Context: bound to proteins that are not shown
RNA sequence: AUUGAAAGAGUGCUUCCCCAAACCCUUAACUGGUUGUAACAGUUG
DNA sequence: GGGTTGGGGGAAGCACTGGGTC
DNA sequence: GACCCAGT
Numbered sequence: 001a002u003u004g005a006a007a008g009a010g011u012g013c014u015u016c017c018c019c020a021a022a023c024c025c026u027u028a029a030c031u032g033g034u035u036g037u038a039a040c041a042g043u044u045g
Numbered sequence: 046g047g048g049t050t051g052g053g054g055g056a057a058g059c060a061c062t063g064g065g066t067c
Numbered sequence: 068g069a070c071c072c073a074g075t
Base pairs, nucleotide, nucleotide: 010061012059013058016055018053019052021050022049063072064071065070066069067068
Other pairs, nucleotide, nucleotide, family: 011060cWW014016cWS021022cHS025046cWW041042cSS
């Protein structure tokens, strides 16, 4: 055992079935770290 | 960096027991 | 407890 005692709005449900940012691209072509340079010069146990 | 495409269409709750009268 | 109803 209460305007209370019974009391599912619940199940079923892939946000999926498919899709390459793909392709193409020389940071390359150019550059005498070069050019001048005496460890010289003294030294019989 | 230099251009092409940005959703695409389809679906986006059915059935199921309705609650009032008279 | 068996009746009722709607148009884009």